[PDB]
Molecule: Pistol (50-MER)
Organism: metagenome
RNA sequence: CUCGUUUGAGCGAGUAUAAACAGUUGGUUAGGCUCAAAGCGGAGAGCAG
RNA sequence: UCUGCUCUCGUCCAA
Numbered sequence: 001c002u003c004g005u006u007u008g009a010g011c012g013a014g015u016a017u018a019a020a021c022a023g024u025u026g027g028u029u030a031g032g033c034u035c036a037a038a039g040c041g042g043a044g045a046g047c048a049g
Numbered sequence: 050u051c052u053g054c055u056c057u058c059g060u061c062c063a064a
Base pairs, nucleotide, nucleotide: 001014002013003012004011005038006037007036008035009034010033024064025063026062027061032040042058043057044056045055046054047053048052049051
Other pairs, nucleotide, nucleotide, family: 002018cHS003019cHS004023tSS012020cWS012022cSS013019cWS014018tWS015016cHS028060cWW029030tHS029031tHS030042cSS031032cHS031041cSS039040cHS039041cWS039059tWS041059tHS
C1' cells in the first nucleotide's frame, strides 16, 4: 500500500496481484472473519407488473 | 422464471 460487501475500528492474508487454505473457540443461522454504524448481497411477510 | 414497490429482520449469542 492492496485485499476479506460499504465507512471506521480490529484480526488475517499477500506484495502487484484480489485470492482464502488465514482471519480465537462453541452454539445458532440463509447471512459474506469480528465490532460500531450501514443495507450492497441476504431471509420472513405483504402487494404490483 | 424474472422485475418492481411497502413492511419486518438485518446473523444472533455465549465463553